[PDB]
Notes: Primary citation: Noeske et al., Nat.Struct.Mol.Biol. (2015), "High-resolution structure of the Escherichia coli ribosome". Solved structure of RNA (23S rRNA, nucleotides 526 to 1261) from Escherichia coli K-12, 730 nucleotides shown. The entry is indexed under Protein biosynthesis, ribosomes, RNA, transfer, exit, peptidyl, 30S, 70S, 16S, ribosomal subunit, posttranscriptional modification, posttranslational modification, RIBOSOME. Crystals were grown from: PEG8k, MPD. An Rfam search finds the family "Bacterial large subunit ribosomal RNA" in it. Rfam links the family to the GO terms ribosome and structural constituent of ribosome. Clan: LSU clan. Entry title: High-resolution structure of the Escherichia coli ribosome. It was solved by X-ray crystallography to 2.1 angstroms. Among the 51 different proteins in the entry, which are not shown, are 30S ribosomal protein S9, 30S ribosomal protein S11 and 50S ribosomal protein L5.
Context: one part of a larger RNA, bound to proteins that are not shown
RNA sequence: ACAAGCAGUGGGAGCACGCUUAGGCGUGUGACUGCGUACCUUUUGUAUAAUGGGUCAGCGACUUAUAUUCUGUAGCAAGGUUAACCGAAUAGGGGAGCCGAAGGGAAACCGAGUCUUAACUGGGCGUUAAGUUGCAGGGUAUAGACCCGAAACCCGGUGAUCUAGCCAUGGGCAGGUUGAAGGUUGGGUAACACUAACUGGAGGACCGAACCGACUAAUGUUGAAAAAUUAGCGGAUGACUUGUGGCUGGGGGUGAAAGGCCAAUCAAACCGGGAGAUAGCUGGUUCUCCCCGAAAGCUAUUUAGGUAGCGCCUCGUGAAUUCAUCUCCGGGGGUAGAGCACUGUUUCGGCAAGGGGGUC
RNA sequence: ACUUACCAACCCGAUGCAAACUGCGAAUACCGGAGAAUGUUAUCACGGGAGACACACGGCGGGUGCUAACGUCCGUCGUGAAGAGGGAAACAACCCAGACCGCCAGCUAAGGUCCCAAAGUCAUGGUUAAGUGGGAAACGAUGUGGGAAGGCCCAGACAGCCAGGAUGUUGGCUUAGAAGCAGCCAUCAUUUAAAGAAAGCGUAAUAGCUCACUGGUCGAGUCGGCCUGCGCGGAAGAUGUAACGGGGCUAAACCAUGCACCGAAGCUGCGGCAGCGACGCUUAUGCGUUGUUGGGUAGGGGAGCGUUCUGUAAGCCUGCGAAGGUGUGCUGUGAGGCAUGCUGGAGGUAUCAGAAGUGCGAAUGCUGAC
Numbered sequence: 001a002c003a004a005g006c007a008g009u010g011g012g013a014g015c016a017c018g019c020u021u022a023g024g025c026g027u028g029u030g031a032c033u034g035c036g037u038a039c040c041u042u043u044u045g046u047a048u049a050a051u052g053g054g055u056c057a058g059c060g061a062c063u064u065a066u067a068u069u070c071u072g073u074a075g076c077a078a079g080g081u082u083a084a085c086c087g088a089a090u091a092g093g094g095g096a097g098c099c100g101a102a103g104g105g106a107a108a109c110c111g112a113g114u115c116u117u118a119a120c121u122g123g124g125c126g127u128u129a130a131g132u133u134g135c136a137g138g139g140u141a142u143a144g145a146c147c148c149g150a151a152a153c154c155c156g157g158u159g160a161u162c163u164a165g166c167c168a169u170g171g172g173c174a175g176g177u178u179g180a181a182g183g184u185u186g187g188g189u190a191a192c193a194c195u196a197a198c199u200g201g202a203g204g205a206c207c208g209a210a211c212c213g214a215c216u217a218a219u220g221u222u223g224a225a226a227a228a229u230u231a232g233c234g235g236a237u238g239a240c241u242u243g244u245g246g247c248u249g250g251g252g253g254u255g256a257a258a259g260g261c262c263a264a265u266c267a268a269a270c271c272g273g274g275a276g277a278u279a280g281c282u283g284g285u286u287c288u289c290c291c292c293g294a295a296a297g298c299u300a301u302u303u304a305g306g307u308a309g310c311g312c313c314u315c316g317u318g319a320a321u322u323c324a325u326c327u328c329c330g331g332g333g334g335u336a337g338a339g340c341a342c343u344g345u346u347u348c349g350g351c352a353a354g355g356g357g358g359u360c
Numbered sequence: 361a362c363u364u365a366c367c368a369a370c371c372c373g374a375u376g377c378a379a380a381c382u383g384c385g386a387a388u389a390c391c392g393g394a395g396a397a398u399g400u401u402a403u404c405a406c407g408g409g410a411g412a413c414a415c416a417c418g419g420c421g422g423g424u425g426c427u428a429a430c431g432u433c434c435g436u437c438g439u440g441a442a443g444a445g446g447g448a449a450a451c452a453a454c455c456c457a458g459a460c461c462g463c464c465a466g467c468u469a470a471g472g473u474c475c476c477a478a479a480g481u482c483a484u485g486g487u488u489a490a491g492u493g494g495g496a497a498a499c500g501a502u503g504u505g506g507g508a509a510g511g512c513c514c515a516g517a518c519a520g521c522c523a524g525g526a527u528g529u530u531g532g533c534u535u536a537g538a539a540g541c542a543g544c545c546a547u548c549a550u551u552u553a554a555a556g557a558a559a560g561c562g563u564a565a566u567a568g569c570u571c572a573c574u575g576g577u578c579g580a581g582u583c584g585g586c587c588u589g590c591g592c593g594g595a596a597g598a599u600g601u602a603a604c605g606g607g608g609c610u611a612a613a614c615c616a617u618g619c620a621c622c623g624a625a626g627c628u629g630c631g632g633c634a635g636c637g638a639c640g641c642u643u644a645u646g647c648g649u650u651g652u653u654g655g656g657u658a659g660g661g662g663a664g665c666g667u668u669c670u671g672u673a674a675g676c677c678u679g680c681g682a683a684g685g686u687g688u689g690c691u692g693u694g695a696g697g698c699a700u701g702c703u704g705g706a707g708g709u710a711u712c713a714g715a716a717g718u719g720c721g722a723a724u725g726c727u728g729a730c
Base pairs, nucleotide, nucleotide: 008035009034010033011032014029015028016027017026018025039052041050054730055729056728057727058726059725064143065142066141067140068139069138070137071136072135073134074133075132076131079099080098081097085093086092103110104109113125114124115123116122146284147283149281153274154273155272156271157270158269164248165247166246167245168244169243170242171241172240173238175207176206177205178203182199183198184197185196186195187194211235212234213233215232216231217230218229219228250266252262253261254260287664288663289662290661291660292659297310298309299308300307301306313409314408315407316406317405318404319403322402323399324398325397326395327394328393329392330391331390337384338382339381343378344377345376347374348373349372350371355366356364357363358362415440416439417438418437419436420435421434422433423432424431445456446455447454460632461631462630463629465628466627467626471622472621473620474607475606476605480619482618483617484616485615486614487613493609499593500592503590504589505588506587507586510583511582512581520577521576522575523574524573526550527549528548531545532544533543556571560569561568633654634653635652636651637650638649639648665719667716668715669714670713671712675709676708677707684703685702686701687700688699689698690697691696
Other pairs, nucleotide, nucleotide, family: 012030cWS012031tHS013030tHS023024cSS038053cWW039722tWS040051cWW043045tHS044416tSS044440tSS044452tWS046050tWH060720tWW060723tHS061284tWS061720tWH062285cHS063145tWS075080tWS077130tWS078100tWS080132tSS082096tWH084094tHS087088tSS087091tHS102111tSS103113tSS104114tSS104124tWS105107tHS105108tHS112126tWS117119tHS143145tHS148282cWW150278tWH151277tWH152275tWW159250tWH160163tWS160247tHS160248tWH160253tWS164254tSS173209cWS174208tHS179201tWS179202tHS180201tHS181200tHS188193tHS189191tHS210236tHS214215cHS220225tWS223225tHS224228cWS249262tSS250269tHS251268tHS255258tWS283723cSS288694cSS289693cWS293658tHS294411tSS294657tWH295412tSS295442tHH296441tHS298413cHS308413tWH314660tSS320401tWW332389cWW333388cWW334335cHS334385tWS335386tWH336385tHS340342cHS340378tWH342381cWS346375cWW351370cWW352369tHS353368tWS354367cWW400635cWW400636cWS400652cHS401403tWS408660tWS410659cSS411658cSS416453tHS417453tSS425428tHS425429tHS440452cSS443458tSS443459tHS444458tHS444625tWS445624cSS446470tSS456469cSS459655cWS468624tWH469623tHS470623tHS472479tSS473479tHS478622cSS481612cWH488490cHS488611tWW489610tWS490610tWW491492cHS492611tWH494608tWW497595tHH498594tHS501591cWW508585cWW509584cWW513580tWS514580tHH516578tHS516579tWS516580tHS517579tHS517581tWS519578tWS524554tSS525572tHS529557cWH534542tWS535537tHS537564tSS539565cHS540558cSS540560cWH540569tWH541561cWH541568tWH546557tWS551555tWW552554tHS553574cSS555572tWS559570cWW562567tHS563565tHS600601cHS600602cHS604607tWH608612tWS611613cHS640647cWW643646tWS656657cHS664695tWS665695tSS666718cWS672711cWW673710tHH678706tWS679706tWS681704tWS681705tWS681706tHS682705tHS682707tSS683704tHS692694tHS
């Protein structure tokens, strides 16, 4: 054990267990019932059949140094502060320097002015805001600069025990066929040619085991095996095959040439280093509460999924009756609609120059 | 030189069309002045910090496309983005509406009130008969409701039924034939109550049937166009009713009027916290009153918790039980804190400061365990 879905949550019987000594309460369970498609990431938008996580525990990502500016805070203040160093060593000495109290001009230079121009009725920048040194913080700069991650580039080494080619020295090819050249004899010819039998034993020759290879199929494919096994297949005296040792090294070798092979991934091996290469890409980025609160637009961009200025957010300082809505007042429109004077287009009727056809 | 049934601009009259036409011309929108109320300065300037420069759907006005697209490109508003709650069955982007927290109070919005399912099997007047409602056009049709007109008609209409539907003449032409009825032309006239030089069938051509039209019978209505409401056909699709969410509904559908009720995290009520103002009993700065605000991604700002280590600390707690582990109670808005049972068996550290290897669920993260 008649019951359908993120499995909880809200309601809630019953049972069990404590209460209070009853009181329609605690705890556990949860029939039945309303609602209800996980989290992260990325997106205009994800229950999404898009990404990521089997689970747990531990670790794992905005730092540090020095510059620079701003805010907060503290000291002193038209001044503030020292650096190396000395040292009596967190004192004190050291004022070399640095920033600031003066600007303007390209500069000479002038100076609360200056420059511009021959000169400004003037115009630009300045004069009327206090700074400086610590300490904490926000940004930026240089640095690996938030963490992880390339494919690669450079440098110095290690590798020919796999394999490619070569060098030296060794080994191997059961069995069966074919029967080249040459030679002898016979016939033949004037002589050669020629011709028969015999002999002879050539060949990247034939059939076929070992040995070398690898055309087809099935199996196997988390295999018996990171390339095989079974049945068949090709070469098998050769440009054959194989043992031992040697030589060639990375923009280099070797290649009967397939970019093949060079120790199980070679259009540039392997190891170590430059090294945290770079990554405008992807991913991830960990405690809590409160206030405000965008953009996905313009412009520019070897720019277009990047970036910068502006727009839009936030925080601070300051300033206007600053801004918004409405009312009244002052304005320019050429849109909707309409129209057909204009520019074009359009049909019916009237009128008509002109053109096409017939005149001779 | 002259002429043709040809085409003909311009002009005159009449009729339309236009994004790149205008002898016209709005609504709105925009600029400026002034004024009140309201608005937590909502404004401008400077300065510190950014994020963003893939947008989506819906409405309106357009270009493009096919006035195709859940298409594409601008403008403008709304919403989503970054927004929960109620409705549209489900359904970012549509309708209603903006969630500080608590309540087993109350009112409403859109949308609803027969049962699933909270509220009218409500009242009143109509319509529909199609399950229309609850998919689809040209077009078709004695479906049915409302409205205003008109034609014919007791001098007898409409329908039905009786009878007639004749003469020239077989009209002319054509043809083998063409006699109303293959075709062409004509379509007059007579006798008529009326009867087409024939509306359709029929024959080789005639014949034959029937219509138009007229007399009769019958006896009061009949015919079909107009403005309109609701329906009907047109209507074929693939797993399974599957084109009301379902049941089912003749209203529980549609139109009209009205009053009731349900219905949200909107509004009210009660209790509570905080941000920003303001002012008070009275400010050494928090408190107390008091208006208002309190959804939020990127992002800016503000206030905190906890971990390790240094000082405070030769202090304070601790073998009468430290850290850690596991329960429980109380407390804080939360990160958390304190107390305590059990475990454990030697360390811990208030307070206020100081410094960070300071918080993990994700990175096909790393190691171990399972």